Released in 2001, the model rests on solution NMR data. The RNA has 23 modelled nucleotides. Sample source: The oligonucleotide was synthesized by T7 run-off transcription.
[PDB]
RNA sequence: GGACCCGGGCUCAACCUGGGUCC
Numbered sequence: 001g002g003a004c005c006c007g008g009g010c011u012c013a014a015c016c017u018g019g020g021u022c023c
Stems, first nucleotide, its partner, number of pairs: 001023009
Other pairs, nucleotide, nucleotide, family: 010012tHS010013tHS010014cWW
C1' cells in the first nucleotide's frame, strides 16, 4: 500500500475514523 469483517458520525451518496486478520 491492497483485500475482507465489525463499531461510530451523515441516512443525499459517498466518505471519514478506530480495531483485528492475510499478502